[PDB]
RNA sequence: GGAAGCUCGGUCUUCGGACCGGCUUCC
Numbered sequence: 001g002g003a004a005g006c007u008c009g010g011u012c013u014u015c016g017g018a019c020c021g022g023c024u025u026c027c
Base pairs, nucleotide, nucleotide: 002026003025004024005023006022008021009020010019011018012017
């Protein structure tokens, strides 16, 4: 002090992608 993880319940939905809330990991 950033980034990521959970894909944990839900919105749009072409089921893909992203989101809202909360926590935590790595230097």